The RNA (RNA aptamer) has 67 modelled nucleotides.
Method: X-ray crystallography, resolution 2.66 angstroms. The entry became public in 2022.

[PDB]
C1' cells in the first nucleotide's frame, strides 16, 4: 500500500456512521379451530401494530493494532 480486525463517526428518524430490511421469537390489540369452554385459562394458525429483540446484506470516513 494490500488484506483482516478494534475503536469512533451531533440531533431527529426503530435502528445505523449511512443505505436497505420488520424477525426462530418476545409484546400490544383482532380475528378463527379445537380443549365438555360466549368471559377467564390452555393448545394450534391468521390479520393489523410495536420495534422488545438491535440482528442480517451492502457501502463507508478517521483514528488504531495485527500478518
Ligand atoms: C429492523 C429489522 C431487524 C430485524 C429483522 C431483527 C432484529 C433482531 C434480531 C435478533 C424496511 C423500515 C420499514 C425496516 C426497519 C427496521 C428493521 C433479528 C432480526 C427492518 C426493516 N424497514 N428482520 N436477534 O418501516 S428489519
Nucleotide at each position: 500500500g494490500g488484506u483482516a480486525c478494534c475503536u469512533a463517526c451531533c440531533a431527529a428518524u426503530c435502528g445505523u456512521a449511512g443505505c436497505g430490511u420488520g424477525u426462530c421469537g418476545a409484546c400490544c390489540a383482532g380475528c378463527u379451530g379445537c380443549g365438555a369452554a360466549a368471559c377467564a385459562c390452555g393448545c394450534a394458525g391468521c390479520u393489523g401494530g410495536c420495534a422488545c429483540u438491535g440482528g442480517c446484506g451492502c457501502u463507508g470516513u478517521a483514528g488504531g493494532u495485527a500478518c
Keywords: fluorogenic RNA, antibody, RNA, IMMUNE SYSTEM-RNA complex. The depositors describe the entry as "Crystal structure of Pepper RNA aptamer in complex with HBC599 ligand and Fab BL3-6". The entry also contains Fab BL3-6 heavy chain and Fab BL3-6 light chain, not shown here. Rees et al. published it in Acs Chem.Biol. in 2022: "Structural Basis for Fluorescence Activation by Pepper RNA". Crystallisation conditions: 0.2 M Ammonium Acetate, 0.1 M BIS-TRIS pH 6.5, 45% v/v (+/-)-2-Methyl-2,4-pentanediol.